[PDB]
Released in 2024, the model rests on electron microscopy data to a resolution of 3 angstroms. This is an experimental structure of RNA from Streptococcus pyogenes, together with DNA, with 168 nucleotides shown. It was solved together with CRISPR-associated endonuclease Cas9/Csn1 and Gag-Pol polyprotein. Primary citation: Shuto et al., Nature (2024), "Structural basis for pegRNA-guided reverse transcription by a prime editor". The reconstruction used 118,125 particles. Entry title: SpCas9-MMLV RT-pegRNA-target DNA complex (initiation). Taxonomically the source falls in Streptococcus (Bacteria, Bacillati, Bacillota, Bacilli).
Context: bound to proteins that are not shown
RNA sequence: GGCCGUAGUGCUUGCUCUGAGUUUUAGAGCUAGAAAUAGCAAGUUAAAAUAAGGCUAGUCCGUUAUCAACUUGAAAAAGUGGCACCGAGUCGGUGCG
RNA sequence: AUCGUGCUCAGUCUG
DNA sequence: TAGTACTCTGCCATCAGAGCAAGCACTACGGCCGATTGCTC
DNA sequence: GATGGCAGAGTACTA
Numbered sequence: 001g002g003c004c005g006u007a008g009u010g011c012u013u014g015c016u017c018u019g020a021g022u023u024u025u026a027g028a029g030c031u032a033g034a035a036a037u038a039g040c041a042a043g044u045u046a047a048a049a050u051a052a053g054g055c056u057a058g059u060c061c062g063u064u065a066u067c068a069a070c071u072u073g074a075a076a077a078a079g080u081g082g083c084a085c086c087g088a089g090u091c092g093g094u095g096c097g
Numbered sequence: 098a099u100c101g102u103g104c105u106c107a108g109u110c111u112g
Numbered sequence: 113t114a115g116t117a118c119t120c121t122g123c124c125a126t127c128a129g130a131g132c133a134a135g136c137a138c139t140a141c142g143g144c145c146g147a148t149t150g151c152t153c
Numbered sequence: 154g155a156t157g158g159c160a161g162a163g164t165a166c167t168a
Base pairs, nucleotide, nucleotide: 001145002144003143004142005141006140007139008138009137010136011135012134013133014132015131016130017129018128019127020126021050022049023048024047025046026045029040030039031038032037053061054060055058069080070079071078072077082096083095084094085093086092087091113168114167115166116165117164118163119162120161121160122159123158124157125156
Other pairs, nucleotide, nucleotide, family: 033036tHS052062tHS055056cSS055057tHS056058cSS068081cWW073075tHS073076tHS
């Protein structure tokens, strides 16, 4: 290394669902004050959106993975850059080809 | 770019 | 002087659950799974 | 969890 037997743990991928949360609007605020302001009253809920959006128009898809530069290609992809020695503050010098 | 020749060295195979 | 314009400092980020299916990786055990050469009958 | 956005306070140069 694989395949049986038991048992366990952890993790991954995909699918179907639930409850909230957030935003805007609706839910007539009153009184005394010119006004700021002050005093009371009230509060529990709903609609819609929940990646902008896309075309393939489906009760579908939209956050994973992949991605230096240059050249050739639609794209998938393929190519592009001398070596040795002595040194070391982010790399330097010397020599050969 | 080739054909030879000299030298040195390496690898492989066999016994 | 007003208005941009750049700099520094602190706050801040959607979150909880329910099944189902398949797979892998590891742990802990408990069994099974070469071939060639030399020597001997 | 950490790292980048954002609001706000602060200071500076220019039209």